[PDB]
């Protein structure tokens, strides 16, 4: 990152406290469904990121 | 990384094949104990890498 939904939030390694940075209704999160492309190369399944 | 065992393998995400890179008796994996720096800042406990 497309397609339909959802609707306030979400990142910087897990958790408490404070803050700091950045992002959000010009639609965060979160679920279904499909697609690419990155992790040396080739078949596969999976994970992870990204578009 | 450092000390002390400890010995034949270990790296690139996981698991099968086949290879490619790199690294290892000039000591690879692993265990135990210990310190330091990196994941934004302080305080703490964990994690991950890295010396």
């Nucleotide at each position: 990152g497309g397609a339909c939904g959802g609707g306030a939030g979400c990142u910087g390694a897990a958790c408490c406290a404070u803050c700091c940075a950045g992002c959000g209704a010009a639609g965060a999160a979160c679920g279904u469904c499909c697609c690419g492309a990155c992790g040396g190369a080739u078949g596969g399944u999976u994970c992870g990121u990204c578009g």